[PDB]
Annotation: Method: electron microscopy, resolution 2.64 angstrom. The entry became public in 2023. 18S rRNA, nucleotides 654 to 1164 from Homo sapiens: 421 nucleotides with solved positions. The entry has 80 different proteins, among them uS11, 60S ribosomal protein L7a and 60S ribosomal protein L37. It holds a match to the Rfam family "Eukaryotic small subunit ribosomal RNA". Clan: SSU clan. A reference for the family is Yusupov et al. (2001), "Crystal structure of the ribosome at 5.5 A resolution", Science. The family has 90 seed sequences and 75,755 matches in Rfam 15.1. Gene Ontology terms of the family: ribosome and structural constituent of ribosome. Ions in the entry include potassium, magnesium and zinc. It comes from the structure "mRNA decoding in human is kinetically and structurally distinct from bacteria (GA state)".
Context: one part of a larger RNA, bound to proteins that are not shown
RNA sequence: AAGUUGCUGCAGUUAAAAAGCUCGUAGUUGGAUCUUGGGAGCGGGCGUCCCCGCC
RNA sequence: UUUACUUUGAAAAAAUUAGAGUGUUCAAAGCAGGCCCGAGCCGCCUGGAUACCGCAGCUAGGAAUAAUGGAAUAGGACCGCGGUUCUAUUUUGUUGGUUUUCGGAACUGAGGCCAUGAUUAAGAGGGACGGCCGGGGGCAUUCGUAUUGCGCCGCUAGAGGUGAAAUUCUUGGACCGGCGCAAGACGGACCAGAGCGAAAGCAUUUGCCAAGAAUGUUUUCAUUAAUCAAGAACGAAAGUCGGAGGUUCGAAGACGAUCAGAUACCGUCGUAGUUCCGACCAUAAACGAUGCCGACCGGCGAUGCGGCGGCGUUAUUCCCAUGACCCGCCGGGCAGCUUCCGGGAAACCAAAGUCUUUGGGUUCCG
Numbered sequence: 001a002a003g004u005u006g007c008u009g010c011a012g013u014u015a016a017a018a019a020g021c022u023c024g025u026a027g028u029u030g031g032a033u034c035u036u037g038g039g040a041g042c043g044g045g046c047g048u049c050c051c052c053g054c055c
Numbered sequence: 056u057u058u059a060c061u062u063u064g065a066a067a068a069a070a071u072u073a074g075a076g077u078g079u080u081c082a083a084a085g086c087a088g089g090c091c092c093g094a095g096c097c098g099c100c101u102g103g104a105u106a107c108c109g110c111a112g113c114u115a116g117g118a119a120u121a122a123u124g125g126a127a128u129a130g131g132a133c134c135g136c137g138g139u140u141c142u143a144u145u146u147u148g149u150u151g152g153u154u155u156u157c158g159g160a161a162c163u164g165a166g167g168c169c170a171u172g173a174u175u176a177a178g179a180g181g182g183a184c185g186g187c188c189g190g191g192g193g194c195a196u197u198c199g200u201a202u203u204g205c206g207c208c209g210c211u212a213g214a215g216g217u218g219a220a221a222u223u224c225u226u227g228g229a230c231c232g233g234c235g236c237a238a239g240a241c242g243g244a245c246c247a248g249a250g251c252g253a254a255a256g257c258a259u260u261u262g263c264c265a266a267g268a269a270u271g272u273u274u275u276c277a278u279u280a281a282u283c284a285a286g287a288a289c290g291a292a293a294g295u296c297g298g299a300g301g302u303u304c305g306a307a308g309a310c311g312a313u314c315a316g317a318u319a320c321c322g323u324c325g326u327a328g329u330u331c332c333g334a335c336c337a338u339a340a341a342c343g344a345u346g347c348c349g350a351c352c353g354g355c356g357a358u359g360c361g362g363c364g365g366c367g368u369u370a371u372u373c374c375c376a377u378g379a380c381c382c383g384c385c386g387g388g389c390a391g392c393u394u395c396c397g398g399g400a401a402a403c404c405a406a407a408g409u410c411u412u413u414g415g416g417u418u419c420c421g
Stems, first nucleotide, its partner, number of pairs: 003413001010421001012419001013402002018418001020289001022287002027282003032174001057122003060117003064113001072106002076086002089099002131169001133167002136164007179279001180276002184271001188267001192264004198242002202238008213224002250257002294335006304328001308324004346417003350409002353393003358388001360386006367380004397404002
């Protein structure tokens, strides 16, 4: 080569596969919301844009 | 100047690896080589780089993202003010007593002031309430006819069973018909691609007990959530243990058939069991052979539950509301039809789609 060990990246109706079902501790994961239009020089590389910032 | 993160700098053995130079003759290699002959008068001219060293640690920036914290019985920030205290230096250089003052560190009172201090209310969740709804669960109760058995009565010779039979019942009257009684099981038809429950499962009436989804809500709490190793409750049927019951059916068994055989299919019996109560068992094609929670993605007719709206019909005698029907909408559900949504090896699937344009979270597992 093998995405035939798959984190990237595999499968699980019928090919091998989802526990009979639910609760539940570790584990993992977890809604939205608090300063943003910000003097330019920090152009013409023309801007009521910028790499540059010092509300 | 919290922590993760990201960028930066320091330091990180050599060999090896990549890589610069160099005609080992080429090359793997090596770290050498090259110029100038004329004086080597003190020959000169070099190269012997460079990058990577994960993670952790250290350094200096960034501040999105993710986590965490500050005021709620203010035990609150900030500003000065009044006290009760303590201690070094100093601020008196003839000593010592210093006249001392001095700053800091505690306790404490009255203030003022801060716009004084609590984000929202999730098409996340919990809980409250409201009217419903359901073969959801438990206990009791009621009824139904049938099966079986028995008693009486009637008539009668057959009845039963099968492909055909026979085992079997039968003038000691079988079967059949009528009346009545007893027992135990079961809940037909209505009964549906309908409802409820986590599944297993759940269906006569009535009462009681506790529970539950959905809907409705300008109620409440405010992240309390999702999934889950260990762990735990329930778990058809069969099976097991103790007790009650035992109609029916019926493993085993017996028998009669059938057959080459028939330890079967068929038939006549029939034990365990089937039934109730109590304790076990933990498995099923326990199946939608399809984890759960969340979001998005076509259409259409229904259907069940809840709510809202609207001609009309009907009962509620008229009104009122309420029910039955009709036409829609919304929400949760069981499904159905169609579709070049898209997928798939195809069968097919509106999920088994939103997958090489590959990552919502998480469990089990090949």